An RNA structure with a sequence from Homo sapiens, in which 53 nucleotides are resolved. The entry is indexed under nucleotidyl transferase, TRANSFERASE, TRANSFERASE-RNA complex. Protein in the same entry: Speckle targeted PIP5K1A-regulated poly(A) polymerase. The structure was determined by X-ray crystallography at 3.7 angstroms resolution and released in 2023. Lineage of the source: Eukaryota > Opisthokonta > Gnathostomata > Sarcopterygii > Homo. Crystallisation conditions: 100mM BisTris pH 6.4, 18% PEG 3350, 2% Tacsimate pH 6.0, 8% Acetonitrile.
Context: bound to proteins that are not shown
Order: sequence, then structure tokens, then C1' cells
RNA sequence: GGAUACUAAAAUUGGAACGAUACAGAGUUCGCUCGUGAAGCGUUCCAUAUUUU
Repeated sequence: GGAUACUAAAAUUGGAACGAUACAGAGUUCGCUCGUGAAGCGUUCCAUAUUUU
């Protein structure tokens, strides 16, 4: 001279807890108001497992 390496807790599912978002229901002084859920999420905890053919 000729182009600048993938280093720990790599993932998802089962159970969970908490915080929000949804209103084919209604109103508003535009601040929200009443009550009900797991759709998407986030944080954290416990794993008789898988993720290869």
C1' cells in the first nucleotide's frame, strides 16, 4: 500500500405484582368528569423449560 474488532446479565414462555391506555357509553367551564378491562406497553420477582436437527 488494502475496505476501522460484535467485549458479562443471549433471548422468549408459565406464574405474578405495580404504573398507564381503551370508552362504537354521556357530559364539559376544555382542566377533565363517572365506572369497568389486560389490546399494546414499562419496571421488578420466582423458573420441574425451550430456542439444534